[PDB]
Context: bound to proteins that are not shown
C1' cells in the first nucleotide's frame, strides 16, 4: 500500500 | 579492486 | 497479526 | 437484553 484475518463498537434487514 | 545486471536472505517506510 | 506489490539499505553466488 | 445476514468505523 493493497488484501484478508482477529478485537471492540455501530446501523440496516428477516 | 571498482562500476553494472540477475537470483536468494534479512531490516525499514508506504 | 499474517500474505503480497513499491521503493530504499545490506550480505552471499554467477 | 433472541438467532442470522450484510454494511460502516476505529484499532492490532
Nucleotide at each position: 500500500c493493497a488484501u484478508g484475518c482477529u478485537a471492540c463498537g455501530c446501523g440496516u434487514a428477516g
Molecule: RNA product